Shown are 49 nucleotides from a PDB entry: RNA with a sequence from Saccharomyces cerevisiae. The structure was determined by solution-state NMR and released in 2013. The entry is an ensemble of 20 models.
RNA sequence: GGAAUAUGCUCAACGAAAGUGAAUCAGCUUCGGCUGAGAGCUAAGUUCC
Numbered sequence: 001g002g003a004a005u006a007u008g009c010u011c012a013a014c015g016a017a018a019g020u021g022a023a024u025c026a027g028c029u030u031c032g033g034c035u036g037a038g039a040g041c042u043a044a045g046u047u048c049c
Stems, first nucleotide, its partner, number of pairs: 001049005008041004013020002024037005
């Protein structure tokens, strides 16, 4: 000096109705949300010659 490998934010809402979106599926909840699956942007830790 390079090769190799992954994490977090945010997931509606405008509308009388039809529609539209990245924003869909199961569960726990004190009802506030949210996890893991799915979606846009985003990136260090570990190691070797």
The source organism's lineage runs through Eukaryota, saccharomyceta, Saccharomycotina, Saccharomycetes and Saccharomyces. Keywords: RNA, Three-way junction, Metal ion, group II intron, ribozyme. The 2013 paper behind the entry is "The structural stabilization of the kappa three-way junction by Mg(II) represents the first step in the folding of a group II intron". The depositors describe the entry as "NMR solution structure of the kappa-zeta region of S.cerevisiae group II intron ai5(gamma)".